[PDB]
Context: bound to proteins that are not shown
RNA sequence: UCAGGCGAUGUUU
DNA sequence: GCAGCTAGCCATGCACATCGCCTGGAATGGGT
DNA sequence: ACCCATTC
DNA sequence: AGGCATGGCTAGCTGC
Numbered sequence: 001u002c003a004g005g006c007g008a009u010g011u012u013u
Numbered sequence: 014g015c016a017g018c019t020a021g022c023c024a025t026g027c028a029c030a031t032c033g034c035c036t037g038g039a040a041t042g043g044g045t
Numbered sequence: 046a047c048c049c050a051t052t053c
Numbered sequence: 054a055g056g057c058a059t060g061g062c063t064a065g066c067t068g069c
C1' cells in the first nucleotide's frame, strides 16, 4: 500500500 | 420499391459494511 | 549458469 | 459458457 478468490459476518420479522 | 414493423445483436446494471486468509510478472535468451 | 535485454 | 429486462439499435419485410 494495489487487484482477484473464498469464507464468515450481519441485514432473520 | 419505399416505408412502418418486426426480429436478431450488442450495452447496460445487478445492496452495504466488516473481517479475516491467501495470492499475486514473466519470458525467452543473453555475456562472462 | 544468473539476473537482467526486448516482448506477450 | 443455466439472465434477464430492457432498451437501443440495425436489416430485412411485406402493406402499398
Stems, first nucleotide, its partner, number of pairs: 002037008011028001014069014038053008